An RNA structure (PREQ1 RIBOSWITCH) with a sequence from Caldanaerobacter subterraneus subsp. tengcongensis, in which 33 nucleotides are resolved.
Crystallisation conditions: 50 mM Na-cacodylate pH 7.0, 150 mM KCl, 19% PEG-MME 2000, 5 mM MnCl2, 2 mM Spermidine-HCl.
The entry is indexed under PREQ1, PREQ0, QUEUOSINE, RIBOSOMAL BINDING SITE, APTAMER, METABOLITE, PSEUDOKNOT, H-TYPE, RIBOSWITCH, RNA.
The work is reported in "Analysis of a preQ1-I riboswitch in effector-free and bound states reveals a metabolite-programmed nucleobase-stacking spine that controls gene regulation" (Schroeder et al., Nucleic Acids Res., 2020).
The structure was determined by X-ray diffraction at 2 angstrom resolution and released in 2020.
């Protein structure tokens, strides 16, 4: 760089995590407004 995510009213790159193009199972914090 890229592909994914619990969680969250909200993630244009989520500023967190987790993986690597056959991109794993997962975790809890954090927010313009």
């Nucleotide at each position: 760089c890229u592909g994914g995510g619990u969680c969250g009213c909200a993630g244009u790159a989520a500023c967190c995590c987790c993986a690597g193009u056959u991109a794993a199972c997962a975790a809890a914090a954090c927010a313009a407004g």